[PDB]
C1' cells in the first nucleotide's frame, strides 16, 4: 500500500 | 430504507 467493513461521515434516490 | 463514496476500531 492492500483486502474485509454491523458505529461515524459525505453524497445520490 | 435503498444506491454509491469515505473508512473509526479490529483482523487478515
Nucleotide at each position: 500500500u492492500c483486502c474485509c467493513a454491523g458505529u461515524c461521515c459525505a453524497c445520490c434516490g | 430504507c435503498g444506491g454509491u463514496g469515505a473508512g473509526a476500531a479490529g483482523g487478515g
Solved structure of RNA, 25 nucleotides shown. It was solved by X-ray crystallography to 2.85 angstrom. Crystals were grown from: 20.5% (w/v) PEG 2K MME, 0.10 M Na-Cacodylate, 0.25 M Li2SO4, 2.5 mM Co(NH3)6Cl3, 2 mM spermidine-HCl, pH 7.0, VAPOR DIFFUSION, HANGING DROP, temperature 293K. The entry also models sulfate ions. It comes from the structure "An all-RNA hairpin ribozyme A38N1dA38 variant with a transition-state mimic substrate strand". The 2009 paper behind the entry is "Identification of an imino group indispensable for cleavage by a small ribozyme". Keywords: hairpin ribozyme, RNA ribozyme, N1-deazaadenosine, RNA.